[PDB]
Solved structure of RNA (C/D RNA; substrate) with a sequence from Sulfolobus solfataricus, 85 nucleotides shown. Crystallisation conditions: 2.0 M ammonium sulfate, 2% v/v PEG 400, 10 mM magnesium chloride, 0.1 M HEPES. The entry is indexed under 2'-O-methylation, guide RNA, RNP, TRANSFERASE-RNA complex. It was solved together with C/D box methylation guide ribonucleoprotein complex aNOP56 subunit, 50S ribosomal protein L7Ae and Fibrillarin-like rRNA/tRNA 2'-O-methyltransferase. The depositors describe the entry as "Crystal structure of box C/D RNP with 12 nt guide regions and 9 nt substrates".

Context: bound to proteins that are not shown
């Protein structure tokens, strides 16, 4: 490569980025003029 | 009033409802 | 928030 | 994650 059958499937096959928190560092407002 | 005057958006939470994948293929096994 | 280094549930 | 409507320290 050409033929072929089995099992398991819409009472779900295949494909596909669940969520919640703690620490440590650093980047941390303007700038003289108001009653 | 520079020992800071003017302008000038601090941060941590619950509930309620509705918007809530995809859609037929995937594993084996005999022939010559 | 924005980056980095260390972990929990 | 967004929208709305009710609260919280």
């Nucleotide at each position: 490569g050409g033929g072929a059958g089995u099992c398991u499937u819409g009472u779900g096959a295949u494909g596909a980025a669940a969520c919640a928190c703690u620490c440590a560092u650093g980047g941390u407002c303007u700038g003289a003029a108001g009653a």